An RNA, together with DNA: 24 nucleotides with solved positions.
RNA sequence: UAAAAGAAAAGG
DNA sequence: CCTTTTCTTTTA
Numbered sequence: 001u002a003a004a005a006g007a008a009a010a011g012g
Numbered sequence: 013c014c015t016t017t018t019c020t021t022t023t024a
Stems, first nucleotide, its partner, number of pairs: 002023011
Other pairs, nucleotide, nucleotide, family: none
């Protein structure tokens, strides 16, 4: 990286 | 609640 989870923003 | 993006984590 991937995934999942979280700290944000944006849109629905 | 969902999705996208920034970044982190741990898990495999």
The 2012 paper behind the entry is "Structure of an RNA/DNA dodecamer corresponding to the HIV-1 polypurine tract at 1.6 Angstrom resolution". Crystallisation conditions: 40% MPD, 0.04M hexamminecobalt(III) chloride, 0.02M magnesium chloride, 0.04M lithium chloride, 0.04M sodium cacodylate, pH 5.5, VAPOR DIFFUSION, HANGING DROP, temperature 292K. It comes from the structure "Crystal structure of RNA:DNA dodecamer corresponding to HIV-1 polypurine tract, at 1.6 A resolution". Released in 2012, the model rests on X-ray crystallography data to a resolution of 1.6 angstrom. The entry also models magnesium ions.